[PDB]
Context: one part of a larger RNA, bound to proteins that are not shown
C1' cells in the first nucleotide's frame, strides 16, 4: 500500500459577545460577563530536572485542530547573604581500614582511627524596589563570631577526669498566641425598580526581630569548712563520709 | 526565696501602605 | 493627602525536652562549662 | 597564654532563576496513574468531612450541528414486589443528634448504635447557667 | 502593684419551659448505619499469591516434645571472624500444635531418636605364611638350585557402625475379619475361631469428609438436589497433620425473612457524554 479519510482528538470544571492585532482569530492580548477549584486546580520548599524563568521576535518542524499564542525555534537578559541551605565540628546505622588475623592468588574480616545524614552544632525581622533575585539589593532597627591593637588584672594548659548535651509510648489541666468576627476610626456613596440622610452602604485601616520587665506555668534547700579504699595517672572539678549556719 | 519561662505591657515606632 | 484602637472569639502553634501516667524502659558524639597531666 | 575593657578591622566559599498533587519528576506522550515536607481565610458544621465562597488560580489545546438505533452515565416511574437470578449481582433503601426502650446467649467485657420508637424550623416571652470582664469600693 | 478581693457593664456559652406560626415536608440541601432467625468455618487485630485466588490459607498469643552447661546448641562463613549474645536452662534453638471451656483413648511390630555391649561380622594399617621370577653353584643331562632382590599370597591387630539388648508416637507413623445366638418379626447384650503391634475411650457424624444418595425421618415452602433438626447403614470422623463445643470478632460459606426497590412481569419517558452530519487533524490489526 489495504483497513480508510475510518476509529480517534486524553477526564462532561463551560463558556458567551465587543475591541485589538494579524494573510488568517472559537483557541492570544485587553474588556464586560458566565462558570470551576479554593485542606487546593491557592501558596513555601526538599527530591528530581535543568534555564523549561522573563522580554523582543518568527511560526517551517514540535503543540493530537487554527495559532497572531506556547515549556517551539532565535537573540538578548536574569539567580547579589557573617544571619537561610550547603561547606565546616561532631557523630548513627554502615563503610574504609597503618599494624594484626585468615585465605592457592583474587582477597576476607578487624584494632587504632578515618568516613558516613536522614540527627546534634552560633546570629533579623518588617517594609520598599526588577520584566525577571531578595530574611541576599536598598531604608530602618538588630543579632553572632573572630582578627589586631592598647589599658589593666593574673597560673594558663587536653585527644584525658566531671557535668551538660540528651531524647520513649500514652493522656490531661489550663495559659496564652497565630488568626478571625464585630465594633471604633477615616475616605467615598445617596443607587436606572417600591424604600435608602441612616441605628444606612463599600472598601480601607491592627508593625516585626531586637531591648527592657520576669507575669500564667514548671523545678528547686544554700553556703563553708574537714577528710578521702573512688572517677584507669594528677586535679582547688566530680563522686563518698562527716560538723555549723539559713 | 534562686533557676527557667509562654503570653501581656513599655520602647522598638514620627516605618510603611489609598482616593494627592 | 486618612484613619490606624476596643470587645468577644479562637487552633493540631507556643509554655511544653513542661506535668502525669504505663511498660515494651525510650540514640551517639562534638560544640560548651569546669578540673588538672606533660609542659 | 587567660580573663574584664574598649577601639579599629573582618566572617572565605559553593546554591539562591523556575516547575515542584507537575505540561517542567517518575511513567516511551503537554499520559486521569505515582511523588515526602510546610501554609491552613469565612459562612454552616464535630470536623483538615460536606456545601458554597475569600486571597490566589483556573475553564483542563480539536469544534460547529443534529436531536435516529445503540452504548455509557444519570433522573423519574402506574400496578405488582425477588414472580429476576447460580447467587438480591446491581439499585433501592437506612443513615443526625437527644431521649425512651432494647432479646438469645456470655469469657461477665460484652452482645448493643440489638431490634424499636418519640422531638427536631421560624417566632415571641420566660428560668437555669459557665467563661470573660468595664465602672466602683478595700 | 505584668498582683488580691466583693459587685458587676458589654460580648459570649449550655441548658430548659410557654406560647404562637407556616409548609406535603423542620437531621429538609451536600453529608450521613439497612436490620433480623438458623448454620459450617476460623478465637479474635493482623499477613499474603505487585499485575484473574484475602481466605477456611499464613501468622497470632497459649500448649507440648526435644535439643542446649556457654568458645552452649543452631547458624553464615573457605577460614579468620561474625551473629545467637556483651544473653546464660523463668535463657536461647529447632519441630508440632494453636485464644478459651471440657478434654486428648489404644498400638513400639516397621521407621527414626535414647539407651546398653553379651556376642557376631567389619577398613585403613600390619605384615606371619605359603607359592612363583632371577642365577652363584651343582650338574653330561633332563633339571636341581643358597644368598640377594622381586612378583603374588595374606595369619594376627584393628574402631565406630550394622545385626543385636530394652525403652520413646503431643517422634515419623497404625488403630482388622468371618460365623453362630434371645418368650412374633426383626436386631443381637451374648458366644466361637482366624489374624495382628494393636484393632478406636469421649465426643462427633449423609460432615469443609458419605459413592451409593436427592439416604431415612422431622422442620420450614403451595411446591425445598441446598438449608435446619434428628437417625447411624462412618464407601473412608475421631482426640496436639489434636477431636468436640464456644461469647466476640469476620468486605468467610451456606440457609431463611423484613423493608426496599426497574432485578423482573415489560419496559416507558427524560437529561448528559459518544454514535451520526461538516471543518481540520489522522490511526489500528489484517492482507
Nucleotide at each position: 500500500g489495504u483497513g480508510a479519510g475510518u476509529a480517534a482528538c486524553g477526564a462532561u470544571a463551560a463558556u458567551g459577545c465587543g475591541a485589538g492585532u494579524g494573510a488568517a482569530a472559537a483557541g492570544c492580548u485587553c474588556g464586560c460577563a458566565c462558570g470551576c477549584c479554593g485542606g487546593a486546580a491557592g501558596a513555601u520548599c526538599a527530591a528530581g530536572g535543568g534555564u523549561u524563568c522573563c522580554a523582543g521576535u518568527c511560526c517551517a518542524a514540535c503543540g493530537u485542530u487554527a495559532a497572531u499564542c506556547g515549556g517551539g525555534g532565535c537573540u538578548g537578559g536574569g539567580u547579589g547573604a557573617g544571619u537561610c541551605g550547603a561547606c565546616c565540628c561532631c557523630u548513627a546505622a554502615g563503610g574504609c581500614g597503618a599494624g594484626g588475623c585468615c585465605g592457592a592468588a583474587a582477597g576476607g574480616c578487624g584494632u587504632a582511627g578515618u568516613c558516613g545524614a536522614u540527627g546534634g552544632g552560633a546570629a533579623a525581622u518588617u517594609g520598599g524596589u526588577u520584566a525577571a533575585u531578595a530574611u541576599u539589593c536598598c531604608a530602618a532597627u538588630a543579632c553572632u563570631u573572630g582578627u589586631u591593637u592598647a589599658u589593666a588584672g593574673u597560673g594558663c594548659g587536653a585527644u584525658g577526669g566531671a557535668g551538660g548535651g540528651a531524647c520513649g509510648g500514652a493522656g490531661a489541666a489550663g495559659g496564652u498566641u497565630a488568626u478571625g468576627u464585630c465594633a471604633g476610626c477615616c475616605u467615598g456613596g445617596c443607587g436606572u425598580u417600591g424604600g435608602u440622610u441612616g441605628u444606612c452602604c463599600a472598601g480601607g485601616u491592627g508593625a516585626a526581630a531586637g531591648g527592657a520587665u520576669g507575669u500564667a506555668g514548671g523545678c528547686u534547700u544554700a553556703c563553708a569548712g574537714u577528710u578521702u579504699a573512688g572517677g584507669c595517672a594528677a586535679a582547688u572539678c566530680c563522686g563518698g563520709a562527716c560538723u555549723g549556719u539559713a | 526565696g534562686g533557676c527557667u519561662g509562654a503570653g501581656a505591657u513599655c520602647u522598638g515606632a514620627u516605618a510603611g501602605c489609598a482616593a494627592g | 493627602g486618612a484613619a490606624g484602637u476596643g470587645g468577644c472569639a479562637a487552633a493540631u502553634a507556643c509554655c511544653a525536652u513542661g506535668c502525669u501516667u504505663c511498660c515494651a524502659g525510650g540514640a551517639a558524639a562534638a560544640g560548651c562549662u569546669u578540673c588538672u597531666a606533660a609542659g | 597564654g587567660c580573663u574584664a575593657u574598649a577601639a579599629a578591622c573582618g566572617a572565605a566559599u559553593c546554591g539562591u532563576a523556575c516547575c515542584c498533587u507537575a505540561a517542567a519528576c517518575c511513567g516511551a506522550c503537554a499520559c486521569a496513574g505515582g511523588u515526602g515536607a510546610u501554609c491552613a481565610g469565612g459562612u454552616a458544621g464535630a470536623g483538615a468531612a460536606u456545601a458554597c465562597c475569600a486571597a490566589g488560580g483556573c475553564g483542563c489545546u480539536u469544534g460547529a450541528g443534529a436531536g435516529a438505533a445503540c452504548u455509557c452515565u444519570g433522573c423519574u416511574g402506574a400496578a405488582g414486589g425477588a414472580a429476576c437470578u447460580a447467587g438480591g449481582c446491581a439499585a433501592a433503601a437506612u443513615g443526625g443528634u437527644a431521649c425512651c426502650g432494647u432479646a438469645a446467649c456470655u469469657u461477665c467485657g460484652g452482645g448493643a448504635g440489638a431490634a424499636g420508637g418519640u422531638a427536631c424550623g421560624c417566632u415571641g416571652u420566660u428560668g437555669a447557667u459557665g467563661g470573660u470582664g468595664a465602672u466602683a469600693g478595700g | 502593684u505584668c498582683u488580691c478581693c466583693u459587685u458587676g457593664a458589654g460580648c459570649u456559652u449550655u441548658c430548659g419551659a410557654c406560647a404562637g406560626u407556616c409548609g406535603c415536608a423542620g437531621a429538609u440541601a451536600c453529608c450521613a448505619g439497612g436490620c433480623u432467625g438458623c448454620u459450617g468455618c476460623a478465637a479474635c487485630u493482623g499477613u499474603u499469591u505487585a499485575u484473574u485466588a484475602a481466605a477456611a490459607a499464613c501468622a497470632c498469643a497459649g500448649c507440648a516434645c526435644u535439643c542446649u552447661g556457654c568458645a552452649a546448641a543452631c547458624a553464615c562463613g573457605a577460614a579468620a571472624g561474625u551473629g545467637g549474645a556483651c544473653g546464660u536452662a523463668u535463657a536461647g534453638g529447632g519441630u508440632g500444635u494453636g485464644a478459651u471451656g471440657c478434654c486428648u483413648g489404644c498400638c513400639c511390630g516397621g521407621u527414626g531418636c535414647u539407651g546398653g555391649a553379651a556376642g557376631g561380622u567389619u577398613a585403613a594399617u600390619u605384615g606371619a605364611u605359603g607359592g612363583g621370577g632371577u642365577u652363584a653353584g651343582c650338574g653330561u643331562a633332563a633339571g636341581c638350585g643358597a644368598a640377594g632382590c622381586u612378583c603374588u599370597u595374606g595369619a594376627u591387630c584393628g574402631a565406630a557402625g550394622c545385626c543385636c539388648c530394652a525403652g520413646u508416637a503431643a517422634a515419623c507413623g497404625g488403630c482388622g475379619g468371618c460365623c453362630g445366638u434371645a418368650a412374633c418379626u426383626a436386631u443381637a447384650a451374648c458366644g466361637g475361631u482366624c489374624c495382628u503391634a494393636a484393632g478406636g475411650u469421649a465426643g462427633c457424624g449423609a460432615a469443609a469428609u458419605u459413592c451409593c444418595u436427592u439416604g431415612u425421618c422431622a422442620g420450614g415452602u403451595a411446591a425445598g438436589u441446598u438449608c435446619u433438626g434428628a437417625c447411624c447403614u462412618g464407601c473412608a470422623c475421631g482426640a496436639a497433620u489434636g477431636g468436640c463445643a464456644u461469647a466476640a470478632u469476620g468486605a468467610u460459606g451456606g440457609c431463611a425473612g423484613c423493608g426496599c426497590u426497574g432485578u423482573c412481569u415489560c419496559c416507558a419517558g427524560c437529561a448528559g457524554a459518544g454514535a451520526c452530519u461538516c471543518a481540520g487533524u489522522g490511526a489500528a490489526a489484517u492482507c
Entry title: Cryo-EM structure of P. urativorans 70S ribosome in complex with hibernation factor Balon and EF-Tu(GDP) (structure 3).
23S rRNA, nucleotides 1246 to 2003 from Psychrobacter urativorans: 730 nucleotides with solved positions.
The entry has 52 different proteins, among them Small ribosomal subunit protein uS19, Small ribosomal subunit protein uS11 and Small ribosomal subunit protein bS6.
Keywords: Ribosome, Hibernation factor, Dormancy, Balon.
Rfam match: Bacterial large subunit ribosomal RNA. Its family is annotated with ribosome and structural constituent of ribosome in the Gene Ontology.
Lineage of the source: Bacteria > Pseudomonadati > Pseudomonadota > Moraxellales > Psychrobacter.